Solved structure of RNA from Lachnospiraceae bacterium ND2006, together with DNA, 98 nucleotides shown. Method: X-ray crystallography, resolution 2.35 angstrom. The entry became public in 2021. Crystallisation conditions: 0.1 M sodium citrate (pH 5.6), 17% (w/v) Polyethylene glycol 3350, 0.1 M sodium citrate.
[PDB]
Context: bound to proteins that are not shown
Formats: sequence, structure tokens, C1' cells
RNA sequence: AUUUUUGUGCCCAUCGUUGGCACUAUUAAGGAAUGGAAUAUAG
DNA sequence: TGCTATATTCCATTCCTTAATAGAACTAGAC
DNA sequence: GTCTAGTTCTAT
DNA sequence: GGCAAGGCGCTA
Repeated sequence: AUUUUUGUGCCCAUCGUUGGCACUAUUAAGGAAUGGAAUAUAG
């Protein structure tokens, strides 16, 4: 001090039978890579 | 049977590392 | 008596 | 411990 309706999320041709699970939060930068469009090249 | 290659520019992204925060033990004085 | 609101602690 | 490889998949 009373809200009584929520900590964050994860899975599924059947989202439910009580479905099945899991988990340290935050702030900031840096490091190394990735995607897309296009350019320039050599193939 | 074939996943073209390098390099750059601009807009975007992800995975990880490293600097931080998330105080303890105490007592004089106020209830 | 408990607790708050302030102080000082740290170690090869 | 010097390097540098090692530690990672394809689908079809």
C1' cells in the first nucleotide's frame, strides 16, 4: 500500500487438455563481419 | 550442372568485446 | 529497544 | 610459447 488484466520471450499442418518450455538487468562505445541498390574493372 | 570474380560508393543489418551501474560495515542520534 | 542518515572501509 | 591451423554445411 490492493491495483486483483499480465516480468521477458521460445516451439506447433492440430494454438490448447491447465498445451509444452526457458531465461541478469541496464548504459555506452568499440571490434569484426553481413544484406541491398548501383558504379568500375578483369572474365 | 550452372552457385562469375575483385575493388568502391551509399543506405541498412548482426554477433561479440569491453568500459561502467545494480556497496558493506559501521554508529551517533532520532524515534 | 529499531532504524535512519551519516561516516569510513578495502586485504599480499 | 613464436606461427597458423584448428573449431563450421550446404540442398537437390

Background
Protein in the same entry: Cas12i1 D647A mutant.